Solved structure of RNA from Satellite tobacco mosaic virus, 40 nucleotides shown.
The entry is indexed under VIRUS-RNA complex.
It comes from the structure "Crystallographic Structure of the Monoclinic Form of Satellite Tobacco Mosaic Virus".
The entry also contains Coat protein, not shown here.
McPherson published it in Acta Crystallogr.,Sect.F in 2021: "Structures of additional crystal forms of Satellite tobacco mosaic virus grown from a variety of salts".
[PDB]
Context: bound to proteins that are not shown
C1' cells in the first nucleotide's frame, strides 16, 4: 500500500 | 469506506 | 467501504 | 498500501 479466507461496522 | 484475526506481496 | 486476524504482493 | 479468507462496523 494493493488482494483473498473470517469477524465487525457506517 | 475504515478496523481486527490469518495469509500473500512491492 | 473501513477496523481486526490468517495469507500473499510490493 | 493493496489482492485472497475469516470477521465486524456502515
Nucleotide at each position: 500500500a494493493a488482494a483473498a479466507a473470517a469477524a465487525a461496522a457506517a